[PDB]
Context: one part of a larger RNA, bound to proteins that are not shown
């Protein structure tokens, strides 16, 4: 130092050591560490075109249910842009900087 | 807009829409619109 | 042939309402390495600092025993108690190929022998 | 000083030419022209196709405007590959020709020889180290096995054979009882010679076979000393392949011999660039080999070529999956109609 | 009763008429081919 | 156009064959109308190997077998790594010395790095002594029954 | 045992 | 009300040394079958790990590819 | 401002740009690749200490190695580089001998 993972060994750190080596000692470092900026390079915010119709929005009729209503569903006729950050839908090229 | 002890530098060539000098105008698209030609609908 | 054109191609067709900058420059007479900022801590030649090796612990991970036959070895397959010196593709003659070297329609011995040499 | 260098001539050897069992012959080209040894001339690739360089044009991209990079056309083509023809030697069909099939490890402006290195085949000990075995000369019978010469030895008791005496019975062959004697490959048992059982002890011991009890046998075919005869494919032997100096289903020693081994073990620094097969064909072959195939090195040739484990077009091949049995072969259930 | 006629019911490595998918040969312009 | 041939035909200016002149040639067009990390040939010289084993489709003996024999292709063998807790062959991926980002197979309760047990997602399950289930390859489970 | 689907009563 | 037929779960289901979804445990699962990526709010990548992949440095070998190599001029230390 | 600057397969590679590869058992091949003893030639070194031995002596090489430091070891020989030559490299063969 050091239970009881038999020891041994790999990788990477730390404590303690060191009869090694270098290197430096001043408007001076070839040591340590912090902030700046320039080059690449990485990752980030900031998005515009085409689509919508089996869809919107009123009134007429039947149809349902109340207590009486109203909606949920079916016809028909007039009108349309569901545009709030509309839509989970098909591309997207938004760095003057 | 941030990171590069995940790279290299401090201008011993800086090729830059960004350094540097001149003008401050040109010229992408968006709107609107002519004429032929092309599409599309009837005959 | 008529009506439609959502805005297709040409005339780089028209307007400027709205958006955006726009044009010029630096070869090496450098063939190849090296060599330049700022701020602070430590360092004032010491038994110094600082940076590599080295050396022993110890922490968190990884990690079946060589060598060998075998289709398979870690193995309940063989051969392994430790050091030291020693220990195995060698010489010679036939053939062939490939690469170095002389001459070259030629190329070379071999055995002997002569005198520098006795 | 010098097992060295220096110098040398015929000769010898590999080669320039080769073919046929042998006797034996033996290879240019070109023009005329067809003779069973044809004539003439020597600056010459036999010919054809594909083929570096060079030369003579042309085009195309580049361009520092000097020129470079690519094509491509023409001549001649070197090395080489392919197709051909001529001529040597052999052996031949032959219609006899300017004709025909062949085979040479032939020839068609040589390419060979000496020597240094590595790498491969083979023979030698043969990368190292290993047999059971053969052969050829000699040394052992003091262990042990048998004969043979000449010497040693066996304590003590038991049973009680032949001869011998001697007492009764008988007519007679005989036939009873008592003694005394000391035989025998008899019996208890010491020495002595051996070795049944404990499957005792020991089992790195007292010991490479001992030790305790226990147990054969013990006047004989009996045990021992000393000399003395008989061996290695030999001896010897109440016979077990027992013994023959701790060696025996062929002792020991030294040698051929480092015997041979398709099998078992071994094989010694370091990076580099590449990298397999257990498949096919022959082998008295199956645990081995030759051979092809995968693999490395070394190159040769005109660097886009005669490419391709792939498509697509367009044309050819197929009897397996499916299916049939109401088609052929070969199974297999039942009803119906004629009869 | 047998037998003929159509049908029915269930098969085949060594039975077929048909018959895939995946395969397999040739070609698809410079020593070639076309045309006088 | 033309030369040859001793080939074919009754013959030839027809057919076979070898040449030589001359001419054309999207050097291959448009209809889905290839493509290539696409230089082709041509050799000398020699080594190890010649016991195989597993996989996925197709099979053959055999009741089966981690059993015996074959066809096409991957592999191990010769080969590590990262996952399936462990395993020659399974699944990704195939390797000079090292950073940094991103994913492949498999995973986000603790062991164990990651939903500090995510969501403002919809349904099913109750399992009393080899104690439900979470086992790809493969490593347990029939017929029949609530 | 508990949760789904198809028909048929009444 | 009554047959039929699916999910998940239960019986069927008996072995030798204590023992095995790896262990622990886990039932608003930490199990099974579907389906997301921060949630009917606004459209495109939730997170972790390789000797795979992109991108830097270094080494090492190419069937590797390119440029330079007439010393331009001038320049003593202290 | 200081050095260099080789017509070059292979080095302490002449010098710089550039791009692609890199794992392996038996096997094959290269290498101005390492190392042992001896010849032929060059060039140094030792009594101010040669071989040879020891090591928590560092440097250098991707590695075989190879150089320097100490020795409070020793006591006479020897290194480098270019050719030539071999009885030239050990971890295990129930290997051989001697120790322990």
């Nucleotide at each position: 130092a050091a239970g009881a993972c038999a020891a041994u060994g790999g990788a990477a750190g730390u404590a303690c050591c060191u009869c090694c080596a270098u290197u430096u000692c001043a408007a001076c470092g070839g040591c340590c560490a912090g902030a700046a900026c320039c080059a690449g390079c990485c990752c980030u915010a900031c998005u515009g075109c085409a689509u919508u119709a089996u869809c919107c929005u009123g009134u007429c009729g039947g149809g349902g249910a109340u207590c009486a209503a109203a909606a949920u569903c079916c016809g028909g006729c007039g009108g349309g842009c569901a545009a709030c950050g509309a839509a989970g839908u098909g591309c997207a090229a938004g760095a003057a900087u | 807009g941030g990171g590069u002890c995940u790279u290299g530098g401090u201008g011993a060539a800086a090729u830059g829409a960004g350094c540097g000098g001149a003008g401050u105008a040109u010229u992408u698209g968006u709107g609107c619109u002519g004429c032929g030609c092309a599409c599309g609908g009837c005959g | 042939g008529c009506c439609g054109c959502a805005c297709g191609c040409a005339c780089u067709g028209g307007u400027u309402u709205c958006u955006u900058c726009u044009c010029c420059g630096u070869g090496a007479u450098g063939c190849u390495c090296c060599a330049u900022g700022u701020u602070g801590g430590c360092g004032a030649u010491g038994g110094a600092a600082a940076u590599g090796g080295g050396g022993u612990g110890c922490c968190c991970c990884c990690a079946c025993c060589c060598g060998u036959c075998u289709u398979g070895a870690a193995a309940c397959a063989c051969g392994g108690a430790c050091c030291a010196a020693g220990g195995a593709g060698u010489c010679a003659a036939a053939c062939a190929g490939a690469c170095g070297c002389g001459c070259a329609a030629g190329g070379g011995a071999g055995g002997a022998g002569a005198u520098a040499u006795g | 000083c010098c097992a060295g260098u220096a110098c040398u001539u015929c000769u010898c050897u590999c080669g320039u030419a080769c073919u046929g069992a042998a006797a034996g012959g033996g290879a240019g080209a070109u023009g005329c022209a067809a003779a069973a040894u044809g004539c003439a001339u020597c600056u010459g690739u036999g010919g054809u196709g594909u083929g570096c360089a060079c030369a003579c044009g042309u085009c195309a991209a580049a361009u520092c405007c000097g020129u470079u990079u690519g094509a491509u056309u023409u001549g001649c083509c070197c090395a080489a590959c392919a197709c051909c023809g001529a001529c040597c030697g052999g052996c031949c069909c032959u219609c006899c020709g300017u004709g025909g099939g062949u085979u040479g490890c032939g020839u068609u402006g040589g390419a060979g020889u000496g020597u240094g290195c590595c790498u491969g085949u083979u023979u030698g000990g043969a990368c190292c180290c290993g047999a059971a075995a053969g052969g050829u000369g000699g040394u052992g019978a003091a262990c042990u096995a048998u004969g043979c010469c000449u010497g040693a030895a066996c304590a003590a008791g038991g049973u009680g054979a032949a001869g011998c005496c001697c007492g009764g019975g008988g007519a007679a062959a005989c036939c009873c009882a008592g003694g005394u004697g000391g035989a025998g490959g008899c019996c208890u048992g010491u020495a002595g010679c051996g070795a049944u059982g404990c499957u005792g002890a020991c089992g790195u011991g007292c010991a490479a076979a001992u030790c305790g009890c226990u147990c054969g046998u013990a006047u004989g075919a009996u045990u021992u000393g000393g000399g003395u005869a008989u061996c290695g494919g030999a001896g010897c032997g109440a016979a077990a392949g027992a013994c023959u100096c701790a060696u025996c289903g062929a002792a020991c020693c030294a040698c051929c011999u480092a015997g041979u081994a398709g099998c078992u073990g071994g094989u010694u620094c370091a990076c580099a660039u590449c990298g397999a097969a257990g498949u096919u064909u022959c082998c008295c072959u199956c645990a081995g080999g030759a051979u092809a195939g995968c693999u490395g090195g070394u190159g040769c040739u005109a660097g886009u070529a005669g490419a391709a484990g792939u498509a697509u077009u367009g044309u050819g091949c197929g009897g397996u999956a499916a299916a049939g049995c109401a088609a052929a072969u070969g199974a297999u259930u039942a009803g119906a109609g004629g009869c | 009763g047998a037998c003929c006629u159509a049908u029915u019911c269930u098969c085949a490595a060594a039975c077929u008429u048909u018959a895939a998918a995946u395969g397999u040969g040739c070609a698809a312009a410079c020593a070639a081919a076309c045309c006088g | 156009g033309c030369c040859u041939u001793a080939g074919c035909c009754a013959a030839c200016u027809g057919c076979a064959a070898g040449g030589c002149c001359g001419g054309a040639a999207a050097g291959a067009a448009a209809a889905g109308a290839a493509u290539u990390a696409g230089a082709g040939g041509c050799a000398c010289c020699a080594a190890g190997u010649g016991g195989g084993c597993c996989u996925u489709c197709u099979u053959c003996g055999g009741u089966a077998a981690g059993c015996g024999g074959a066809g096409c292709a991957g592999g191990c063998g010769a080969u590590g790594c990262g996952g399936a807790a462990u395993g020659a062959a399974c699944c990704g991926c195939u390797u000079a010395g090292g950073g940094a980002u991103a994913u492949g197979u498999g995973g986000c309760g603790u062991c164990a790095a990651a939903a500090c047990u995510u969501a403002u997602g919809g349904g099913c399950u109750c399992a009393u002594u080899c104690u439900c289930g979470a086992u790809a390859c493969g490593u347990g489970a029939a017929a029949a029954g609530g | 045992g508990u949760u789904g689907g198809u028909g048929g009563a009444u | 009300c009554c047959a039929c037929c699916g999910g998940c779960c239960c019986c069927g289901a008996a072995a030798a040394u204590g023992g095995a979804u790896g262990a622990c445990g886990c039932u608003u699962a930490a199990g099974c079958c579907c389906a997301a990526u921060u949630a009917g709010u606004g459209a495109u990548u939730g997170c972790c790990c390789a000797u795979u992949a992109u991108u830097c440095c270094u080494u090492u070998g190419g069937u590797a590819a390119g440029g330079g190599c007439g010393g331009a001029a001038a320049c003593a230390a202290a | 401002g200081g050095a260099g600057a080789a017509a070059g397969u292979g080095u302490a590679g002449c010098c710089c740009u550039u791009c692609c590869g890199a794992u392996g058992u038996a096997g094959a091949u290269g290498u101005g690749g390492c190392c042992u003893g001896g010849a032929g030639g060059u060039u140094a070194g030792g009594a101010c200490g040669a071989a040879g031995c020891u090591u928590a002596u560092g440097g250098c090489g991707u590695g075989a190695g190879c150089c320097u430091a100490a020795g409070a070891u020793g006591g006479a020989c020897c290194g480098g580089c270019c050719u030539c030559u071999a009885g030239u490299g050990c971890a295990g063969a129930u290997c051989u001998u001697g120790g322990u």
The RNA (LSUa_rRNA_chain_1, nucleotides 459 to 1532) from Leishmania major strain Friedlin has 967 modelled nucleotides. The structure was determined by cryo-electron microscopy at 2.4 angstrom resolution and released in 2024. Keywords: CRYO-EM LEISHMANIA MAJOR 80S RIBOSOME WILD TYPE, RIBOSOME. An Rfam search finds the family "Eukaryotic large subunit ribosomal RNA" in it. A reference for the family is Yusupov et al. (2001), "Crystal structure of the ribosome at 5.5 A resolution", Science. The family has 88 seed sequences and 107,465 matches in Rfam 15.1. The PDB entry is titled "CRYO-EM STRUCTURE OF LEISHMANIA MAJOR 80S RIBOSOME : PARENTAL STRAIN". The entry has 75 different proteins, among them Putative 40S ribosomal protein S17, 40S ribosomal protein S5 and 60S ribosomal protein L30. The entry also models magnesium, potassium, sodium and zinc ions. Primary citation: Rajan et al., Cell Rep (2024), "Structural and mechanistic insights into the function of Leishmania ribosome lacking a single pseudouridine modification".